[PDB]
Context: bound to proteins that are not shown
RNA sequence: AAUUUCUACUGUUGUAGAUGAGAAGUCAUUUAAUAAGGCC
RNA sequence: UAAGAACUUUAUC
DNA sequence: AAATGACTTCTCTAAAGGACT
DNA sequence: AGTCCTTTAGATA
Numbered sequence: 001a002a003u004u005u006c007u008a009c010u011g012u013u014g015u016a017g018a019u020g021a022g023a024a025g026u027c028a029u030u031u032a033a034u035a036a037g038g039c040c
Numbered sequence: 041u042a043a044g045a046a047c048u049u050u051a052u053c
Numbered sequence: 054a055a056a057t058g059a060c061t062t063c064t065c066t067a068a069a070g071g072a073c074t
Numbered sequence: 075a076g077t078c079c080t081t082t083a084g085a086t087a
Stems, first nucleotide, its partner, number of pairs: 005018005020065012033052006066083009
């Protein structure tokens, strides 16, 4: 530490495996801040 | 059902 | 509010036809 | 009239 791109590599201008794009929308979650509350 | 080196419910962002 | 992740839609065409030069 | 961009056509659990 090379990649259509991703991961792990050195597997030697690369090795192994994977890889459905582009566009559009939406939902979910995390973290912070804040309010009123629970609870050992 | 978890926890004060807090844990946690609902809610706004 | 900032962020990332995940889900559901559409397309994956040649040729007819119309507007313009 | 020829060009070329825009619309068109519409199956099957």